RNA sequence: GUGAAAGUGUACCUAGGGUUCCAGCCUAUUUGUAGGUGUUCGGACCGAGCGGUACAGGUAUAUU
RNA sequence: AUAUACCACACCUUAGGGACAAAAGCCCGGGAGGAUAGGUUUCA
Ligand code: PRP
Numbered sequence: 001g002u003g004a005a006a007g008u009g010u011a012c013c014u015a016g017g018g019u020u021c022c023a024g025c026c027u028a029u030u031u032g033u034a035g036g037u038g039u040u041c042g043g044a045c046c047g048a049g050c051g052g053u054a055c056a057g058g059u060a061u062a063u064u
Numbered sequence: 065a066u067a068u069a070c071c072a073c074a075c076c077u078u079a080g081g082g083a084c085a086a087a088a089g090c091c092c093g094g095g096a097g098g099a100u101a102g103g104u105u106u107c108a
Stems, first nucleotide, its partner, number of pairs: 003107004008056006016046002021043002023040001024037005057071006073094001075098004080092003
Other pairs, nucleotide, nucleotide, family: 002108cWW007072cWS014048tWH015047tHS015089tWS016088cSS016089tHS017087cSS018044cWW018085cWS018086cSS019021cHS019038tWW022038tWH029032tWS038042cWH046088tWS049074tSS063066cWW072103cSS073102cSS079093tWH083088tWH
C1' cells in the first nucleotide's frame, strides 16, 4: 500500500469526576447533635490510548 | 553500565457492564457504529 492484529509500564499531576469522611448551606434542636443537600467556585478522594511531566522500559548507532 | 538520537498517529458518536460511598475522559476499551489513510511495527 488493499485486509488483519496491534500500538510498553509506574508515579506525580491537569482537564474531568462524584459525595464515604470533614466543612459549607438548609431544617429541626431536648444546644448534645440529628436529618437533608454535590447545581456546594471548599479540605481530602479517583483521574486520561488519543493531555503534561518525570523515572523506568524497547530499538538504533558510537564508546565499552 | 556510559553517551547521543529515536518510540509515530489517534476525527465524530457510543449503549452496556465494573470498582471503591459514589461518579467520570477511570477499567472492560484505540471495544462497537460511522468516517477513510491521519501516521507506526508486524503477519497473511
Ligand atoms: C481509528 C483510529 C483509532 C480508532 C479509535 O482506527 O486510528 O485506532 O479509530 O479512534 P478514537 O478512539 O481516536 O475515536 P483505524 O483502525 O481506522 O486506524 P488504525 O488505528 O491505524 O488501525